[PDB]
Context: bound to proteins that are not shown
RNA sequence: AAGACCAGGCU
DNA sequence: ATCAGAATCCCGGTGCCGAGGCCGCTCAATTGGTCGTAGACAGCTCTAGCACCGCTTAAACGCACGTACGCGCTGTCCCCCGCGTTTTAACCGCCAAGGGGATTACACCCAAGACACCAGGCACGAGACAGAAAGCTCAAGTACTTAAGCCTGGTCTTTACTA
DNA sequence: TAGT
DNA sequence: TAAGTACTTGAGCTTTCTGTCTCGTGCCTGGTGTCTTGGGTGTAATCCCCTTGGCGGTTAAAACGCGGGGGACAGCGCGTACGTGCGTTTAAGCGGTGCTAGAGCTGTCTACGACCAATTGAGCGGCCTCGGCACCGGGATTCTGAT
Numbered sequence: 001a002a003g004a005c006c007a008g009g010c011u
Numbered sequence: 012a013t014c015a016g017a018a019t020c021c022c023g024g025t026g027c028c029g030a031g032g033c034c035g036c037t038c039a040a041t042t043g044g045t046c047g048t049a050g051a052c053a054g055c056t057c058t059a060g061c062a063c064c065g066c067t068t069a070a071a072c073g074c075a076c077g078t079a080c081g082c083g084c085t086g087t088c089c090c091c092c093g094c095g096t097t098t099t100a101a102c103c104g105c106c107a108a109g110g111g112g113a114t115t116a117c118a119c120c121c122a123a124g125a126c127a128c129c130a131g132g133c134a135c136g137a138g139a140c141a142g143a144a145a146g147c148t149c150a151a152g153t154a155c156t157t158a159a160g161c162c163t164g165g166t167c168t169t170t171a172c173t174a
Numbered sequence: 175t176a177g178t
Numbered sequence: 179t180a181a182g183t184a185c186t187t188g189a190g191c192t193t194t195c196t197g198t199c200t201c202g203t204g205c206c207t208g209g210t211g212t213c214t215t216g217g218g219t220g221t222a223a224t225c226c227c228c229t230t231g232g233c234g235g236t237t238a239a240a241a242c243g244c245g246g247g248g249g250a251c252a253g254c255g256c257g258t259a260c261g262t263g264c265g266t267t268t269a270a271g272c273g274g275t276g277c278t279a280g281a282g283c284t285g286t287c288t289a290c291g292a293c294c295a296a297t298t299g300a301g302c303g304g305c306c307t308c309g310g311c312a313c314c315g316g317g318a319t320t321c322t323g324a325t
Stems, first nucleotide, its partner, number of pairs: 002168010012325012025312025051286008060277084145192012158179001171178003
Other pairs, nucleotide, nucleotide, family: 001169cWH013325cWW044294cWW050287cWW050288cWS059278cWW075261cWW120218cWS144193cWW157180cWW174175cWW
C1' cells in the first nucleotide's frame, strides 16, 4: 500500500 | 500235517434202442423257348455339402480349497445250510372214449385287373398372428446461485520454510 | 542467497 | 448452511416387425365307379389220431425239526476324492462367400426273370440192424473236515 479479522453505531 | 470218509473219476459190461444203411418211387426241380419290362447306364442340373474366413463370446480349464461321502475296521445277532426223519404225490403204465384237426369236395363271391373319370390334397401362394425391437420421456438426484444500506474505528500481516 |  | 432452480441421468410404458401356423388356390394324379372271372375261402361230411383222465404202485422228492455258525447289518473313524469358484485359457458357433461333388431326374435298351410245358432223378416214407451209449457194479484218488 493493500488485504484480513473484529468491535460498535443509525435505521 | 493226518487220517476218515464221502464225492467224483474211470473201467469193464450190456443190451437196447435211436441212427444210419438201404429200398421204392414220385413230384418238385430242371431244360428250354418266348415274352416284357426293370434296371443298368449316359447326360443334365442345380442342391446341398464342403472348405474357408471374422468376429465374437460363451464355455472349457487348473487349481486352490473345503468336506463329506467311500470305504476300512470292529462288533453283533439270527438266517439260512445242512442233516435226520416222515410224509406224499410225480411219475409210469394201463386202459377208454371221444372229440377235434386234417382231408376231400364243391359251391360262389368278391378281390384283381382294366379303364373312365373327377376332386383330394397337397405344393406353393398368401395371410394369421402372437410374440419381439426402437424412443419418448418420467423421477431422482445433482450442480449451482444469492444471501440490505451506509458509516466509524482498531489491530495485524504480507517471508516461513527448506535448501 | 536461492528455491518451495 | 440453507434454501430453490436448471441440468442430466436411469427407468417404464408405447409399437415396427418378425418368424411360424392357417388357410387360399390350383392343379393333378391318384382315389373312385363299374364290369366280370376265377380261384380262394366257406362249409360240410368223414377218419383217425391224439388228448384227457381214472386207477394202481411206487421212491424219490419234498416238508419238517433244528442248531450253529458265518454272513448281513450297524457304527464309525477318517481322510482322501471331488464339488465349487474364479478368472483364466479355448474354440464353438453363428453368419457370410464361393465351388462343385454328386443326388436325383429323364430317356433307352435291353438283358435277365416270369411263365409254360415235359421230365426225371434226388428226397422222402418206410424198414431193418447195430454198435454207441445210459447207467450197474467195483476200485481208485482227491476232494474236505476233525483232529

About this RNA: An RNA from Homo sapiens, together with DNA: 325 nucleotides with solved positions. Taxonomically the source falls in Homo (Eukaryota, Chordata, Boreoeutheria, Euarchontoglires). Ions in the entry include zinc and magnesium. The entry is indexed under RNA polymerase, complex, nucleus, nucleosome, TRANSCRIPTION-DNA-RNA COMPLEX. The PDB entry is titled "RNA polymerase II elongation complex with downstream nucleosome extracted from human nuclei".